[PDB]
Context: one part of a larger RNA, bound to proteins that are not shown
RNA sequence: GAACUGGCCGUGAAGAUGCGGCCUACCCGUGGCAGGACGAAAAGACCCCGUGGAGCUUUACUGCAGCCUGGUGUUGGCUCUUGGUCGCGCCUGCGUAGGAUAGGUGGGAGCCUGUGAACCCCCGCCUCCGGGUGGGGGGGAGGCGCCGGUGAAAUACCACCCUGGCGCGGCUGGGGGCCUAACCCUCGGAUGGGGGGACAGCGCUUGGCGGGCAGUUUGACUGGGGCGGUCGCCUCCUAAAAGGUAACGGAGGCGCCCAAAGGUCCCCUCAGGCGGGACGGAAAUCCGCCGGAGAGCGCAAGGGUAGAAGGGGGCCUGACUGCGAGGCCUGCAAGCCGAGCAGGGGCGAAAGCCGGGCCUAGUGAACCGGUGGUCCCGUGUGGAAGGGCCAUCGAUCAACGGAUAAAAGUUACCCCGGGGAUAACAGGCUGAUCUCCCCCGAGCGUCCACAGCGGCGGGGAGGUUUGGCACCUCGAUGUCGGCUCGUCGCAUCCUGGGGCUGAAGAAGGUCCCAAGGGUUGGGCUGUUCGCCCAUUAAAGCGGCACGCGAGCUGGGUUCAGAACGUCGUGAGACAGUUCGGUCUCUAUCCGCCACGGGCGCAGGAGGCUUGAGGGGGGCUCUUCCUAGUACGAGAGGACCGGAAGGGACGCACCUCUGGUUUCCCAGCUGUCCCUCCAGGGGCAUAAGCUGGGUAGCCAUGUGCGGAAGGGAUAACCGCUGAAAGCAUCUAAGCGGGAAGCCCGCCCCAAGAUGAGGCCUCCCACGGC
RNA sequence: AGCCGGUAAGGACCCGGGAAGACCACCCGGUGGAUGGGCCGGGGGUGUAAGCGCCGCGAGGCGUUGAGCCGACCGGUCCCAAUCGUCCGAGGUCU
Numbered sequence: 001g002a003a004c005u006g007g008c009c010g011u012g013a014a015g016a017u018g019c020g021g022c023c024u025a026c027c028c029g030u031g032g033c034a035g036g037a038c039g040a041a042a043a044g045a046c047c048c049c050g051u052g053g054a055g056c057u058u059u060a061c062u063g064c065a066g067c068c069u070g071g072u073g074u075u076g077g078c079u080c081u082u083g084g085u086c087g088c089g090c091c092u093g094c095g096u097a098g099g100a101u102a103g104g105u106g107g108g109a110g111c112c113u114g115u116g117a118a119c120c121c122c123c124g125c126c127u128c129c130g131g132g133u134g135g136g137g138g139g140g141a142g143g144c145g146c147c148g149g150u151g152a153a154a155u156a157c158c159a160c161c162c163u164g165g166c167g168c169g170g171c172u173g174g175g176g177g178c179c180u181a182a183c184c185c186u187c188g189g190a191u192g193g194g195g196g197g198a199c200a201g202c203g204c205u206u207g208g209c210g211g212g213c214a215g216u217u218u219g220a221c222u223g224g225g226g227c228g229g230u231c232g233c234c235u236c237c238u239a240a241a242a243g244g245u246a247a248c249g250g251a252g253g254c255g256c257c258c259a260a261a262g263g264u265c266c267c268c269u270c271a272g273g274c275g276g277g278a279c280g281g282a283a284a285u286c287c288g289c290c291g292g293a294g295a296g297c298g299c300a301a302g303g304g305u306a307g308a309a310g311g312g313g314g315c316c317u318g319a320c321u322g323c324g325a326g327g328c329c330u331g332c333a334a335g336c337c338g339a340g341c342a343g344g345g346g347c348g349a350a351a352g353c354c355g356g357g358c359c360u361a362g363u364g365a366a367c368c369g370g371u372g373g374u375c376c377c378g379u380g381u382g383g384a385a386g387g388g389c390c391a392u393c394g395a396u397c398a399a400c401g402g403a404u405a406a407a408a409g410u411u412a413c414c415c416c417g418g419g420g421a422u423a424a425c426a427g428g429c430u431g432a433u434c435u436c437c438c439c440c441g442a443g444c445g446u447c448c449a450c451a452g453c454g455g456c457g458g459g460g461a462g463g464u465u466u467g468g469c470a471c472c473u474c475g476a477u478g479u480c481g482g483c484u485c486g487u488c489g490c491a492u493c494c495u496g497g498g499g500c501u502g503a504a505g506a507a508g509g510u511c512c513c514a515a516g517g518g519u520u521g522g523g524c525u526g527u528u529c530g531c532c533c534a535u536u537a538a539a540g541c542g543g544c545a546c547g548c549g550a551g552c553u554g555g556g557u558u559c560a561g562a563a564c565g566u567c568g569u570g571a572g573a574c575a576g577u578u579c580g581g582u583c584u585c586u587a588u589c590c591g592c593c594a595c596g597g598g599c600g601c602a603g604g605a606g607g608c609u610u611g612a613g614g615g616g617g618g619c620u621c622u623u624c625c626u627a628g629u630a631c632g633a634g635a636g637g638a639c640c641g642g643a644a645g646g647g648a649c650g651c652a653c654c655u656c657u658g659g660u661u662u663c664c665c666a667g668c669u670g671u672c673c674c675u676c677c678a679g680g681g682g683c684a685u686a687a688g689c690u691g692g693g694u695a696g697c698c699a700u701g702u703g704c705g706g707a708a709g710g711g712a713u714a715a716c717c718g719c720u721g722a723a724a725g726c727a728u729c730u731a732a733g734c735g736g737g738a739a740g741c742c743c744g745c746c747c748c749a750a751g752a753u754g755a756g757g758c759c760u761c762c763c764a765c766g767g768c
Numbered sequence: 769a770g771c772c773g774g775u776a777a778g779g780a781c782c783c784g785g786g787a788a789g790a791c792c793a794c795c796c797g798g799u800g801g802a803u804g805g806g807c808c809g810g811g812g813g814u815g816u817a818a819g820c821g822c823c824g825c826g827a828g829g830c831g832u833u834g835a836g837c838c839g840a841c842c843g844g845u846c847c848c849a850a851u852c853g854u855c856c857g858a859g860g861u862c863u
Base pairs, nucleotide, nucleotide: 003017006023007022008021009020010019026598027597028596029595030594031593032592033591035590036589037588040584047419048418049417050416052415053414054411055410056409057408060216061215062214063213064212066209067208068207070205071204072203073202074201076179077178078177079176080175081174082173083172084171085170086169087168088167089166090165091164093162103161104160105159106158107157111143112142119138121136122135123134124133126131183196184195185194186193187192219231220230221229228248232254233253234252235251236250237249255400256298257357258356262316263315264314265313266312267311268310270294272290273289274288275287276286296305297304299362301360302359303358320343321342322341323340326337327336328335332401345354346353347352368394369393370392371391372390373389374388376387377386426473427471428469429468430467432466434462435461436460437459438458439457443453444452480555481553482552483551485547486544487543488542489541490540493518494517495516496513497512498511499510500509501508520534521533522532523531524530561579563577564576565574566573567572599751603762604761605760606759607758608757609756613748614747615746616745619647620646621645622644623643624642625641631636649705650704651703652702653701657699658698659697660696664692665691666690667689668688669684670683671682672681673680674679709743710742711741716736717735718734719733763860765773766772767771768770775859778856779855780854781853782798783797784796785795786794803849804848805847806845807844808843809842810841813837814836819832820831821830822829823828
Other pairs, nucleotide, nucleotide, family: 002018cWW011016tWH014427cSS014428cSS030790tWS034587tWS037550tWH038472tHS042476tWS044046tWS045476cWH047224tSS048422cWS051403tWH057570cSS058060cWH058569cWS060407cSS061211tHH065210tHS069206cWW075198tWS075200tHH076181tWS084170tWW092163cWW094128cSS094130cWS095152tHH096151cHS097150cSS098100tHS098154cWS099100cSS100155cWW101131cHS102151tWS108156tWS109145tWS110144cWW110156tSS117140tHS117141tSS117142tSS118139tHS120137cWW125132cWW128130cSS149155tWH180197tWS180198tWH181197tSS182197tHS183200tWS210212cHS216407tWS217408cWH218409cWH234300tWS235301tSS238247tWS239246tHH240245tWW252300cSS253361tWS255363tWS255398tHS257261tWS260262tHS260317tWW260319tHH263346tSS269308tWH270295cSS271291tHS277285cWW280284cSS281283tHS281284cHH293306tHS295308tWW296309cSS304309tWS305308cSS308310tHS314347tWS318344cWH318354cWW321355cWH322355cWH324339tHS325338tHS329334tWS341355tWH348350tHS348351tHS364395tHS364397tHS364402tSS365397tWH366395tWH375376cHS378384tHS378385tHS404406tHS409571tSS411413cHS420424cWH423474tWH425477cWW431432cHS431433tHS431463tWS431465tHS431466cHS433463cWW433465cWW440456cWW441454tWS441455tHS442454tHS444449tHS445451tHS448502tWW449454cWS451509tSS462464cHS462491tWS463465cHS470471cHS478583tWW484548cWW490515tHS492494cHS492514tWW493515tWH494537cSS495739cWH496738cSS497715tSS504631cSS504635tWW505630cWS505636tSS513714cSS514739tWS517619tSS518538tSS519540cWH535539tWH536538tHS548551cHS554583tHS560581tHS562578cWW568570tHS568571tHS595792tWS600755tWS603858cSS604777tWS610750tWH611749tWS611752tHS612749tHS626640cWS628629cHS628637tWS629638tWH630637tHS632634tHS632635tHS648706cWW654656cHS654699tWH656701cWS661695tHS665836tWS675677cHS692813cSS693839cWS694840cWH699700cSS699701tHS708744tHS712740cWW713738tWH714737tHS715737tHS720730tWH720732tWS721731tHS722728tWH723727tWH724726tHS730732cWH750752cWW751753cHS762776cSS774859tWW775858tWH777857tHS784803tSS788793cWS789792tHS797850tSS801846tWW801850tHS802847tWH803846tWH812838cWS815834tSS815835tHS816833tSS817835tHS818833tHH824826tHS846848cWH846849cWH
């Protein structure tokens, strides 16, 4: 999807009209009800997944706006003051030694005085405390070099230039003050006045702040996801005697180290036990005996190992360069072992060994970049820049085969694509947990294991709890609680029947039988549950998708609002709390309650019936008599038998009681109308309102019902009675014995296709 | 053991209705009739109509008067209507 679309118990991808077995079922509708068709609707909005999206946040990342800021342009004048530099005046320069305070290297054997000399005093200048130098006055004409002392350098005189300082200037760098004329603001006036002012604004550029905005990132594994843990490498086990082998299986390690802890040659041999020895000890070092490896081997574990890989010493650097047959391992890429040849070595007499380390962990591909070497490329050519090649370096790229050079959160405002590949509901599987029932018989119970109990342990059942698992359902299987309506189980709350009792009676306790019926009203709280109040015969526990939202509710919870506590820097978050918050007229099929239509039930008819088979119903309490008897010291108080009255429930009914009684009667208001009065009508509701009210339909009212009775049984009690000379309810046989089972009562009923029965009516009619 | 046809006993249709009922069904009745409707009597409800008379200025009151009105209930009565009709429906298989 099509349909010719029943129930149960099963089965089936775990909830079947469609499969199996069985049961039931004549064909077709109409009005009704909603249990099913995992009914319809909406490609689940929860949950996860996608290197999907979007809103929001921030001390995530990275930008951008915006703001801050240096330089500079637009951008100018004067001045002062400090800074720098060149142009000039210039002045300045301190050792033994040496006339004295020698800046240098030259030149250099003479300079100087009316451009008034040895020296006299008065002022600035630096003072190494010696002096310097500028001055000015007097006098007014002499004074230093080469000389030699002298030392590294030596002197009058002229350069050039240093040191460091000053003053003028160039020219700028900062500051402070002022100016006006750029620029800005303003002014009835504007080729101007006023204010600000080279600032501010604006251009380019520098750095900075910067969720205001923008683009994004925010790992995987995972018995759902999160949280937690984990992520590569080594050892052992799991690992099923080759190799390999998983889990969020059981245990430990690594991210180093050693210049010897490496190569070689030579030598040496342990731990431990016992005995002996000052300080000296369990254990320091010494001696003897035993001691095959249990010590040692840097560090985990395993393997290995003294016929050394362990300990000591000598010489050393192979902890080589250039290669590499051949293999192990293996998806790739890696990783691993390696003889041998050559170069130049180390040790050894030699044979030989040596390409680090007893071995297996001690690690990181590319890219990008650094350093040393090489001298390969070098953009017309020579160079250079820059690259290549060889060597080496920078990885908690530790999420360890490493997405970017660079990255966190939140969404209950959310969205899309998907998943029953995966959670929450329900089912399923399971039954740890849960509930119930047993076994054992320690010990309790004055005495006494078992009236009632049951230490330490042991075995089950159930599938109502909480879980485990993840099997149908994520193109939807609506999840708590209530209401309504039931129905089933029995591990029984009551009522009925029993056994035992630590059963005197009455009342209990405990177990057995028993599911027919029954199992109240109320306060609290959303509650389920539970506690409480008042009763009761009792106030049972469970299953039915924690029964029942195409039946109702919608208080809880579980969208958007808001608040508190709390957490978070934040956006927001918790189930924690608090107030609020859209629950879809029409039923096709099965099923169910009612009611018809058709045909059948061998003639056609009208009546009256049998009851196969179904359904309904099934409760129970109080008082009284027996009898204040039995029993009991007493309080108290029966069996059995017999009365009466109730509660709830059911069926019917309407005489009574009590309702309704839409126009049966009356009263009343307002208005409009007929016809003025009187009398009436409409409307005020689908009766305008009010007081009444027949029949009918009704409950609050009335009658009646549960039985009785018979039969067969349960637990349980017996009779007779062997096996088994006794005993035994039993093996043969027979009694008794429950509200339960069969019947009996009431209702349906021959589609009871197995279609029943009885009474009565019609008739043998024409053509084919 | 079949077909057509007209019948019988009966039935349906149609109509008047019903403490039966959604329709359907069921049940009663259809002039040989009390089925519903009217009318009449009774019941029942309401509670003394209208009109007239009398008292009062008047609202009202009193009398006529348990009056008038009056669904369904219990009956009576052919006044009204169920007129008139139609269509179905045995001839009975075989051992």
Molecule: 23S Ribosomal RNA, nucleotides 2040 to 2906
Organism: Thermus thermophilus HB8